[PDB]
Context: bound to proteins that are not shown
RNA sequence: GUUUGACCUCAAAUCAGGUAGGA
RNA sequence: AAGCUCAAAUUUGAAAUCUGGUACCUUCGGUGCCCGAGUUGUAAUUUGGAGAGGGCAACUUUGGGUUUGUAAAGUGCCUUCGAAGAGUCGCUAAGUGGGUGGUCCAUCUAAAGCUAA
RNA sequence: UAGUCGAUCCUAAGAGAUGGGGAAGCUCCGUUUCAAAGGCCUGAUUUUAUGCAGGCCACCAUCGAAAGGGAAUCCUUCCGGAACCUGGAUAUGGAUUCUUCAC
RNA sequence: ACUGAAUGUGGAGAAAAUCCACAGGAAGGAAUAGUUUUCAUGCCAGGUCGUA
RNA sequence: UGAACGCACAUUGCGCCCCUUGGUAUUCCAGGGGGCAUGCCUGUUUGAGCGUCAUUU
Numbered sequence: 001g002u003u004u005g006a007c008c009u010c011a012a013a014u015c016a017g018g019u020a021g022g023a
Numbered sequence: 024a025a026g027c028u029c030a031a032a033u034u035u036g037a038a039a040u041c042u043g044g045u046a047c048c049u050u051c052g053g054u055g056c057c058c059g060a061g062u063u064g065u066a067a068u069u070u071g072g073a074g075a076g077g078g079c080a081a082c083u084u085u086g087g088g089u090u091u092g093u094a095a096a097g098u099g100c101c102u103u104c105g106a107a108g109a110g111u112c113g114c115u116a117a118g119u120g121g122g123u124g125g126u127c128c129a130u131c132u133a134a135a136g137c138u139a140a
Numbered sequence: 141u142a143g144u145c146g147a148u149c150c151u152a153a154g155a156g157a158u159g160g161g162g163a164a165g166c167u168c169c170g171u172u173u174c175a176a177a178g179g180c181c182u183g184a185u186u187u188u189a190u191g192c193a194g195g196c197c198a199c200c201a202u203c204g205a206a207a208g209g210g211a212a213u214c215c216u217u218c219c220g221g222a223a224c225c226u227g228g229a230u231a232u233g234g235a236u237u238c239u240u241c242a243c
Numbered sequence: 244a245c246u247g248a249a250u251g252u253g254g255a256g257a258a259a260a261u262c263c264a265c266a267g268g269a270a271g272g273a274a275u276a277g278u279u280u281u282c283a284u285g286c287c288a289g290g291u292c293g294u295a
Numbered sequence: 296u297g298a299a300c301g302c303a304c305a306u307u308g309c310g311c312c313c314c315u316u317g318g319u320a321u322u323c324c325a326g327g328g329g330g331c332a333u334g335c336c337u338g339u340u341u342g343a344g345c346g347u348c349a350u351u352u
Stems, first nucleotide, its partner, number of pairs: 004349004008344006015338006026137003029108001039065001040060002043057006074104007082097002085094001086089001113114001120132006143224002145293003149209002154203001160169003178197006213222003225289004231284003234280002241271001246270001250266006301309002310331009
């Protein structure tokens, strides 16, 4: 317990490192 | 000219597995530490050619640039077990099943994957 | 040979990204659409002790004019004289009249 | 000369850029320089492209 | 410049972020250097949702 916290799903960053474009 | 690899049956006396950050090193990588992925399943073992768990040989063998751990395998015999790809085959299945052929028999094992000349 | 003339800025008809959807694909439709589409303000530092709380507003990028809108130069850019426009930091005087935003 | 926030309007432009104003009452202002500086003077700067 | 990558482009136009230097210089101006595209993957950090829960010694 009108609180506190586990997960689930969905996000963002000039976040760290990468990858695709064309001939 | 060459063969093989997954999924399908519990490591449960111990997720044994892996990316990344960081510090060193003998730097196509290694080790220690840390944050995570992952049990709605990452390793070891197994792929009908079967295979697995045990037992017996006074059986056989060994890696990496120094080896070692009651560690990893192989052969023979005995014993106890022994899964198999669905909007798929043919609207929509089966497991002594199923597919294709032969005038009951013969031959393979789909619906997952890699592979030089 | 330009602060002063034009472009550069703004939007006009329209074109056209993003969100989303179609198409084997080269690509097409649709322009604010069942999009988490971004800025600003307040606070003794936020009551089991220093891990942000509360509030406001709505609506779409961008391109598209040297004849549209547009700050400023004359005797139009150099020379001489003379003058404006815009932006910025600042100082002085005066006002803000008994002491606190004038008649 | 003569403060004026959020918020809501009007004029110029005239679709937009751009400039100004009005309602409103938030907040601020005094004793060895109180607050404002739409009043006056004073300082600096103005890039790129075209120019026959 | 070109798949061509800050935004546009028939303009050689318009921006933002960080560091640094020079001129009267805390405010102004300029110079120099380095950055700012999209889809996707793994990880880090920061979040949203009365979606599912637990919550008396």